[PDB]
Context: one part of a larger RNA, bound to proteins that are not shown
Molecule: LSUa_rRNA_chain_1, nucleotides 462 to 1532
Organism: Leishmania major strain Friedlin
RNA sequence: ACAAUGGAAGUACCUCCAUUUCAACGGCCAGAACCAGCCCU
RNA sequence: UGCAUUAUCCUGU
RNA sequence: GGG
RNA sequence: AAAUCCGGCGGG
RNA sequence: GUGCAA
RNA sequence: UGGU
RNA sequence: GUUGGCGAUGGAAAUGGGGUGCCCCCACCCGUCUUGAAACACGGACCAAGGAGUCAAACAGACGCGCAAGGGAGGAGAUAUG
RNA sequence: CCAGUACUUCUCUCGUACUGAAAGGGAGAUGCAA
RNA sequence: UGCAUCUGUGGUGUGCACACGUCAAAUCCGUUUGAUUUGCCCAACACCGACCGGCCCUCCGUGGGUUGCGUUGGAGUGUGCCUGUUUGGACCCGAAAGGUGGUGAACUAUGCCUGAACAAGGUGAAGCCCGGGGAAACCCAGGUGGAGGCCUGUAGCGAUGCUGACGUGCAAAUCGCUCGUAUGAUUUGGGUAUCGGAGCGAAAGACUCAUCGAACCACCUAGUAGCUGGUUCACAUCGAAGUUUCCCUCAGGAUAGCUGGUGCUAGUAGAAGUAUUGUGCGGUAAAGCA
RNA sequence: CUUUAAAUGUGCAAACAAACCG
RNA sequence: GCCUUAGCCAACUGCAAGGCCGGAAAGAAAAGAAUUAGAGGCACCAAGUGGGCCUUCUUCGGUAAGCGGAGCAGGCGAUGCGGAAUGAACCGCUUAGGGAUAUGUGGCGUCAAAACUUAUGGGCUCAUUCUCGAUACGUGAAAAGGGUGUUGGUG
RNA sequence: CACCGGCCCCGAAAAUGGAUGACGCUUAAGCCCAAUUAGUGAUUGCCCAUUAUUCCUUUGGUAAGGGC
RNA sequence: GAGAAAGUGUAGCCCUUCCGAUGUAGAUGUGGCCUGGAGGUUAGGACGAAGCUUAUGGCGUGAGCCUAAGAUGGACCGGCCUCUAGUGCAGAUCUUGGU
Numbered sequence: 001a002c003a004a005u006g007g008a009a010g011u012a013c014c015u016c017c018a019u020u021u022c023a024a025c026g027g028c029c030a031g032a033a034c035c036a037g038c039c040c041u
Numbered sequence: 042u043g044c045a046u047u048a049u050c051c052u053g054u
Numbered sequence: 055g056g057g
Numbered sequence: 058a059a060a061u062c063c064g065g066c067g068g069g
Numbered sequence: 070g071u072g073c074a075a
Numbered sequence: 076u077g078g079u
Numbered sequence: 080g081u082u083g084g085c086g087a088u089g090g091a092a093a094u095g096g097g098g099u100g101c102c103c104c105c106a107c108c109c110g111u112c113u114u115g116a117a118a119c120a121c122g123g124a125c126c127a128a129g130g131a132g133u134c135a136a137a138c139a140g141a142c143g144c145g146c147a148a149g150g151g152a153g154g155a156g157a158u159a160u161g
Numbered sequence: 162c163c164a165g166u167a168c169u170u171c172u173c174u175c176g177u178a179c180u181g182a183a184a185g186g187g188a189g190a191u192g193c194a195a
Numbered sequence: 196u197g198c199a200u201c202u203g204u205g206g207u208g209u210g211c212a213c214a215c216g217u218c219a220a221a222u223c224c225g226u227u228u229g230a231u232u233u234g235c236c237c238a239a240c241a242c243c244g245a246c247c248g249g250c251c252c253u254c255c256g257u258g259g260g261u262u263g264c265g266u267u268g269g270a271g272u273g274u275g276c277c278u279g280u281u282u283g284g285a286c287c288c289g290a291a292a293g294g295u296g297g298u299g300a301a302c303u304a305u306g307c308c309u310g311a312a313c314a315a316g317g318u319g320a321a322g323c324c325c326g327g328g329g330a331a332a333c334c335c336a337g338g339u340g341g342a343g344g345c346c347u348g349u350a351g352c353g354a355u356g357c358u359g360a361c362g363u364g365c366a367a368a369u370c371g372c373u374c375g376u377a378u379g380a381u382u383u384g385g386g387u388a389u390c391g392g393a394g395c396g397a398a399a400g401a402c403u404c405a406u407c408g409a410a411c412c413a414c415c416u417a418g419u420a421g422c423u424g425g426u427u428c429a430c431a432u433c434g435a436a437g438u439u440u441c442c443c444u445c446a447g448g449a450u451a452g453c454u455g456g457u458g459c460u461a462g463u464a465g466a467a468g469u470a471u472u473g474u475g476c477g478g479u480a481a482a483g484c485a
Numbered sequence: 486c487u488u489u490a491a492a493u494g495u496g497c498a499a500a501c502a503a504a505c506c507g
Numbered sequence: 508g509c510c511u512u513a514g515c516c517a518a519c520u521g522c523a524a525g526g527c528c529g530g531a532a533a534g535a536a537a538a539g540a541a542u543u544a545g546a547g548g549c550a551c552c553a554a555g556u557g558g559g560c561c562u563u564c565u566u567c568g569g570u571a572a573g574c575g576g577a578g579c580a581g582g583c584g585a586u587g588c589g590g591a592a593u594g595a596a597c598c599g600c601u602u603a604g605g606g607a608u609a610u611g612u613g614g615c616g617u618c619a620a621a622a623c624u625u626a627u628g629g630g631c632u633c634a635u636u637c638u639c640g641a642u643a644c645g646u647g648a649a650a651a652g653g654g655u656g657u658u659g660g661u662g
Numbered sequence: 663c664a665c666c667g668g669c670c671c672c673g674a675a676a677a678u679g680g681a682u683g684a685c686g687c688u689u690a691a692g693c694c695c696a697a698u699u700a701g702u703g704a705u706u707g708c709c710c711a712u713u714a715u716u717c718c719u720u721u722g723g724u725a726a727g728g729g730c
Numbered sequence: 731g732a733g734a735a736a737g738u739g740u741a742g743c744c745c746u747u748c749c750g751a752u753g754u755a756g757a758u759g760u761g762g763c764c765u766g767g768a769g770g771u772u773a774g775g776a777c778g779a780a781g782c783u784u785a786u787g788g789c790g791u792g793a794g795c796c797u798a799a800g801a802u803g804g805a806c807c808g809g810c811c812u813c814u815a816g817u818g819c820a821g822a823u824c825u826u827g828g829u
Base pairs, nucleotide, nucleotide: 006105007104010101011100012099013098014097015096017095018094019093020092021091022089028084029083030082031081033079034078035077036076042074043073044072046070050069051068052067053066054065055062108123109122110121111120124829125828126827127826128825129824134283135282136281137280138279140277142275143274144273145272146271149175150174151173155169156168159166179186180185189201190200191199192198193197205243206242207241208240209239213234214233216231217230218229219228220227244267245266246265247263248262249261250260251259252258286425287424289422293415294414295413296412297411298410304389305388306387307386308385309384310383311382312381313379315347316346317345318343322339323338324337326335327334328333351376352375353374356372357371359370360369391407393403394402428762429760430759431758432757433756438451440449441448442447453555454553455552456551457550458549459548460547466543467542469541471499472498473497474496475495476494482487483486505530506529507528509526510525511524512523514522515521559583560582561581562580564578565577566576567575568574588599589598590597603719604718605717606716607715608714613709614708615707616685617684618683622698625697628695629694630693631692652671653670654669655668660663720751721750722749723748725747726746727745728744729743730737763818765815766814767813768812769811770810771809772808774806781802782800783799784798787796788795789794
Other pairs, nucleotide, nucleotide, family: 008103cWW009102cWW022023tHS024025cWS024086cWW025026cSS026085cWH032080cWW045071cWH054066cWW056061cHS057060tHS070071cWS071072cHS097785cSS109821tWS113115tHS114595tWS130819tWS130822tHS131425tSS131819tWH132426cWS133285tWS139278cWH141276cWW147270tWS148176tWS148269tHS150272tSS152172tWW153171tWH157167cWW158167cWW159160cHS160165cWW161163cWW169170cSS178187tSS180248tSS181183tHS181184tHS185248tWS188265tWS208502cSS210238tHS210461tHS212235tWW215232cWW221226cWH253256cWH288423cWW290419tWH292416cWW299391tWH300303tWS300389tWH300394tWS304395tSS314348tHS319341tSS319342tHS320341tHS321340tHS325336cWW329331tHS329332tHS350377tHS355373cWW361366cWS365369cWS390393cSS391410tHS395401cWW396399tWS434755tHS435754tWH436556tSS436585tHH437584tHS439450cWW464546cHS477493cWW478479cHS478490tWS479491tWH480490tWS481489cWH508527cWW513515cHH516519tHS519521tHS546724tWH554756cSS555755cSS560596tWS563579cWW569572tHS583595cSS586602cWW587712tSS589611tWS594645tWH597643cWS599611cSS609713cWH610711tWH612710cWH614621tWS620709cSS624691cWH632690tWW633688tHS634688tWH640687cWW641686cWW648674tWS649674tHH650673tHS651672cWW656667cWW657666cWW659664cWH679680cHS680681cHS682685cWH686691tWS690692cHS753754cHS762793tSS775805tWS776805tWS778804tWS778805tHS779804tHS779806tSS780803tHS786797cWW820821cHS
């Protein structure tokens, strides 16, 4: 040393792509709290 | 926990 | 009464 | 022997 | 000690 | 899951 | 609503796309005829361009439109038009 | 420009009525009669 | 072939809307949503009648039976578009064939006219010469000669075996060795003559230009095929059958069922692959038998 | 072959175009 | 009530048939005394199909058969998904694109999620060359004979 | 003494090397019963679907309401 | 502070609610997608049309549409409403050309 191709979900690296923000709310990413409802005991 | 059933059961002699 |  | 077991009586 | 409710 |  | 991190205009940060590799799991080769194809059943090396329910005529049913006890031509003519 | 568009008498055709092989015939209602 | 009127559904059953009543539910109190009664019932369906034409039965009618693609206050017609049936090349490609008219005997089959060819050997037929024997008929022997669909064997003309070589070859039939015949019904050049349901054949259905149990070329012809192969975009709502009857039917059709689309009608109606109750039908399992 | 005879079956009816009573 | 008809009968106010008028109506009680994801009826136009096959019960032919022919129903064909290691048809379930919770068939030593090999349950079994057993459908077997645990009877 | 059942052994013989799926298992990981944390006392040991319940989104109705 | 069209079908006129959703042969629907031309209408192009290339993204369940870049090209052509047809290819021992 599972012929290749293929599906689903992640990750490592890249990206001549798009969009957003830059001191006020990126509402970009996280933590705690409270209402309602639901699952449980 | 409540109320029903608690007797082929429980207990002395 | 039986063991 | 005591117990297991089988008939009598009383209280739950 | 087992059929319902609390 | 939805909100503040 | 509340508290931090990153972000001070950059060769920035972030969030979605796209590309390639890897891990765990899943997964028989298409088209066909046949009761039954992954078949030891036929066709199947690659790409470009081409390639198959169409025209006419008779009838019917459904739907659209005009007129209605009536509806409508066809062929031909006439003058705007010569 | 114009193989188009505008106009038209007469006719013809489908329908308003069917039935019989054919000679042929041919569909309203009510009341009273027959 | 009766008479009289003419604002009119021929009648009955089931029947939208509208009109008139009545009762429920709900209510913002204004009305709604329902039910039903009666009148007229439009469309439509069921049952009848009457009339028109055909055919009858009945002496003849306030008669019957039937039949038509008949009537009972019309529904046609012209055009557009889709689906379906039919014919045409007919969704696309595909036979083995049939017919009409032409072109080929340079391959090859057979006849004819006129030319050309066949090394070297073996055998030894008629005719002829001579010797011996014999009474005769004839017999025995030695030469000469050079016959034959004769023999061995080149060139030529063929093609038996190796079931050799090659078998995408030197070659759409060739190569090697071995083999048949080689003066004859022999081999060969040029010219000429006979062909397509025809020709030619020492006959194999051989050959007729790599084509023959009917050549080649063009056309009818895009012949026909119940048989094989193919048939080009996406979503959405629905969704089968291999069974019945008839067919020179059995690899195919038409026909009913199953499915889709379009609706019509007074929305709970004339409902049901199921129970209950009442009332009918039955001769299988089990039982029995001489 | 035969009286006897199942279980599962199968037809009809069960108030509004019906039926009832003068 | 009433009207009409000859239809029947010796006759009718009797029977038959078609209507008009008027009445009643738990609109169907009580006795186990239905239920409905319960709108009835009527047409028009057209496709595909007309080779089937498997299984449960019932079976006829055949020695038998993964064989031929039928009856009832369900399936595959036309269909995946979760299980039986694998299989058109067996078991469960039947299908818009996705989460969470809980189940069916089948399972809980590793492969492989689940008793990190659970129990404070009872019995039985030792199997030396294809062979101890161990998921139906379904793919391993008969008469006869013996070992270890038990059961009728008995003397 | 006879019989009559549970498990196991004998009866049980083929052609490539091979199949409770494989490894293995015997105080079972085998067979027949029976439980759910165990004589302590009410209720469901746990694992896995394109099924069930529930939540979000699409699409279509013999669709049902409301506004303009 | 943003919003409303008397409406089969859209970028659905707006909001709420309930039920169904697989499927071979087959049927039907779609303000469903695409190609060549015609009648209208509205637009673009030498400051660069058609064609061609893609780790160019965005939108749509999809057929597809649209933008970006070309260090490609050098003269024509898009959208909408109607009309029309020689109108969509992976396979036919398919046809022609190249590999």